[PDB]
RNA sequence: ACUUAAGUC
RNA sequence: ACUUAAGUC
Ligand code: LCG
Ligand code: TG
Numbered sequence: 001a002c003u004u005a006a007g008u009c
Numbered sequence: 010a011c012u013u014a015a016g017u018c
Stems, first nucleotide, its partner, number of pairs: 001017008
C1' cells in the first nucleotide's frame, strides 16, 4: 500500500 | 476515507 471479514463516516 | 481483525506485499 493492497485484499478479505466486520463496523463507522 | 477511517476503525478492528486476518492475509499478501
Ligand atoms: P474509490 O476509488 O474510492 C475513492 C475513497 C475517495 N469513498 C469510497 C468513501 N467509499 C467511501 C466510503 C473515499 O465508504 C474515495 C471515497 C467514505 N466512505 O471515495 O472506490 N467516507 N468515503 O474518498 O478513498
Ligand atoms: C461523508 C463518500 C459524508 C459525511 C461519505 C462525512 C460516505 C460515503 C459518508 N461516500 N464519498 N462520503 N458516507 N460520507 O455525516 O459527506 O453521513 O458522512 O463523510 O459512503 P456522515